[PDB]
RNA sequence: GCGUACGAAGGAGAGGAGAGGAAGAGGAGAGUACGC
Numbered sequence: 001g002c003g004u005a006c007g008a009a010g011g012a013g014a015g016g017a018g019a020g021g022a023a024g025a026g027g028a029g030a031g032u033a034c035g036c
Stems, first nucleotide, its partner, number of pairs: 001036006
Other pairs, nucleotide, nucleotide, family: 007009tHS007030tHS010014tHS010015cWH010026cWH010027cWH011016cWH011027cWH013018cWH013029cWH015020cWH016021cWH018024cWH020025tHS020026cWH021027cWH023028tWS024029cWH
């Protein structure tokens, strides 16, 4: 990094370098586990 599993809980961009929000008018993208 991809998958999978639980969970209300997302993208280092699977949409916005903001043609929505600038430590956010919602998510410091809660956390854990297994496989690869």
Solved structure of RNA, 36 nucleotides shown. On the sample the depositors note: RNA was prepared by in vitro transcription. The entry also models potassium ions. The 2018 paper behind the entry is "Crystal Structures of the Mango-II RNA Aptamer Reveal Heterogeneous Fluorophore Binding and Guide Engineering of Variants with Improved Selectivity and Brightness". It was solved by X-ray crystallography to 2.9 A.